[PDB]
Context: bound to proteins that are not shown
RNA sequence: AACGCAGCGAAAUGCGAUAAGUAAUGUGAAUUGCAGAAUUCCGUGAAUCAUCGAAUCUU
Numbered sequence: 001a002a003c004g005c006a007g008c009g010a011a012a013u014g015c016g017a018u019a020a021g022u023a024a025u026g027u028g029a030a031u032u033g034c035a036g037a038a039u040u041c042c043g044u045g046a047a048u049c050a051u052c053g054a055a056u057c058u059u
Stems, first nucleotide, its partner, number of pairs: 001059002003016003007034002022054001025050002
Other pairs, nucleotide, nucleotide, family: 004019tSS005019cSS006009tHS006020cSS009011cHH013020cWS016017cWS021055cWW023052tWS024051cWW028045tSS028046tHS029045tHS030036cWW030046tSS031048cHS041044tWS041045cWW
C1' cells in the first nucleotide's frame, strides 16, 4: 500500500483466516440502537474496560 474480518456496517477506528480479535495480569457487573451473555461468586468472572511480558499476523 492492497484485500478481507462485526449477529445486524457502508465510512472511521480496530484487527488479520486465531481477523471488529486470542492468550495472560488487574479490576470487579456489565454492552446498549435492537439483539445476545456472565457470575448466581465457594473455584467458575462482563466490557469496543485497563494493563499487556504469550501468540496469530492474508497479498

An RNA structure (5.8S rRNA) from Thermochaetoides thermophila DSM 1495, in which 59 nucleotides are resolved. The entry has 6 different proteins, among them dolichyl-diphosphooligosaccharide--protein glycotransferase, Methionine aminopeptidase 2 and 60S ribosomal protein L26-like protein. An Rfam search finds the family "5.8S ribosomal RNA" in it. A reference for the family is Fontoura et al. (1997), "Cytoplasmic p53 polypeptide is associated with ribosomes", Mol Cell Biol. Rfam links the family to the GO terms structural constituent of ribosome and ribosome. It comes from the structure "Chaetomium thermophilum Methionine Aminopeptidase 2 at the 80S ribosome". Released in 2024, the model rests on electron microscopy data to a resolution of 2.94 angstroms. The entry is indexed under Ribosome Associated Factor, Protease, Tunnel exit, Protein Maturation, Proteostasis, NME, p67, MAP, MetAP, MAP2, MetAP2, ES27L, PTE, METAL BINDING PROTEIN. The sample was in a buffer at pH 7.4. The organism belongs to Thermochaetoides thermophila, within Eukaryota.